[PDB]
Context: bound to proteins that are not shown
DNA sequence: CAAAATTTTCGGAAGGCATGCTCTGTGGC
DNA sequence: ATTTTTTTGCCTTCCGAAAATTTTG
């Protein structure tokens, strides 16, 4: 870098 | 009068959007 | 080379099919 969940009001 | 061109209306499909708005962080490839 | 989905509504355009019409013979 990219995608991938987690979360915050 | 019914055979054949040409026009409309009718469908199923086939694309397309949206599925919020900012932020904070780790894991792997 | 056997063989699952994993969100839900709503929008136009395109495209044969049949239908409605109107036009030749």
């Nucleotide at each position: 870098g990219c995608c991938a969940c987690a979360g915050a009001g």
About this RNA:
This is an experimental structure of RNA, together with DNA, with 63 nucleotides shown. The entry also models zinc and magnesium ions. The entry has 17 different proteins, among them DNA-directed RNA polymerase III subunit RPC9, DNA-directed RNA polymerase III subunit RPC4 and DNA-directed RNA polymerase III subunit RPC3. Released in 2022, the model rests on electron microscopy data to a resolution of 2.8 angstrom. The PDB entry is titled "Structure of yeast RNA Polymerase III Pre-Termination Complex (PTC)". The sample was in a buffer at pH 7.5. Keywords: RNA synthesis, short RNAs, termination, TRANSCRIPTION.